[PDB]
The depositors describe the entry as "Cryo-electron microscopy structure of human mt-SerRS in complex with mt-tRNA (GCU)".
Solved structure of RNA from Homo sapiens, 38 nucleotides shown.
Method: cryo-electron microscopy, resolution 4.1 angstroms. The entry became public in 2022.
The entry is indexed under tRNA, SerRS, mitochondria, aminoacylation, Ligase-RNA complex.

Context: bound to proteins that are not shown
RNA sequence: GAGAAAGCUCCAUGUCUAACAACAUGGCUUUCUCACCA
Numbered sequence: 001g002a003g004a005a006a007g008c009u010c011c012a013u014g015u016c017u018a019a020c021a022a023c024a025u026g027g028c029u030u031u032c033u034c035a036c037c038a
Base pairs, nucleotide, nucleotide: 001034002033003032004031005030006029007028010027011026012025013024014023015022
């Protein structure tokens, strides 16, 4: 550097909800992978 996973080491935009939450997209923080150090 490439890919993937998670929510913490959490912040945002949306689907049903009177609404917290729960699941998505993305950010951020970690972690797991495959790869260059001219």